Source information:
Entry title: Cryo-EM structure of Thogoto virus polymerase in transcription initiation conformation 2. Solved structure of RNA with a sequence from Thogoto virus (isolate SiAr 126), 35 nucleotides shown. The reconstruction used 132,762 particles. Method: cryo-electron microscopy, resolution 2.87 angstrom. The entry became public in 2024. The 2024 paper behind the entry is "Cryo-EM structures of Thogoto virus polymerase reveal unique RNA transcription and replication mechanisms among orthomyxoviruses".
Context: bound to proteins that are not shown
RNA sequence: AGAGAAAUCAAGGCAGUU
RNA sequence: GACUGCCUGUUUUUGCU
Numbered sequence: 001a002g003a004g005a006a007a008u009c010a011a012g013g014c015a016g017u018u
Numbered sequence: 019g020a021c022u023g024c025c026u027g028u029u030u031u032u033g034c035u
Base pairs, nucleotide, nucleotide: 002009003008011026012025013024014023015022016021017020
C1' cells in the first nucleotide's frame, strides 16, 4: 500500500554468534 | 543492530456467564 473501523494485522519469540 | 539456526500457527494479558 492494503485489510479495516473507535484499533489492530501487515510475522513473532528463543539460542548462539556478533 | 543483523545473522546464523531452532519453535509456533487457539494456549501471546485475550471465547466468560